[PDB]
RNA sequence: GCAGACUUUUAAUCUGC
Repeated sequence: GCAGACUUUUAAUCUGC
RNA backbone atom coordinates (compact mmCIF):
# COMPACT_ATOMS: atom_id res chain seq x y z
C1' G A 1 0.00 0.00 0.00
C1' C A 2 -4.21 -3.67 -1.23
C1' A A 3 -8.28 -6.94 0.48
C1' G A 4 -11.78 -8.94 4.23
C1' A A 5 -14.46 -8.88 9.05
C1' C A 6 -15.87 -5.58 13.01
C1' U A 7 -19.81 -0.67 12.64
C1' U A 8 -25.55 2.75 11.24
C1' U A 9 -21.48 6.70 10.22
C1' U A 10 -16.19 8.77 11.17
C1' A A 11 -10.97 7.49 13.28
C1' A A 12 -9.65 3.67 15.78
C1' U A 13 -9.04 -2.18 16.11
C1' C A 14 -8.13 -7.28 14.18
C1' U A 15 -6.69 -10.94 10.19
C1' G A 16 -4.30 -11.96 5.43
C1' C A 17 -0.90 -10.69 1.19

This is an experimental structure of RNA, with 17 nucleotides shown. Method: solution-state NMR. The entry became public in 2011. It comes from the structure "Solution Structure of the human Anti-codon Stem and loop(hASL) of transfer RNA Lysine 3 (tRNALys3)".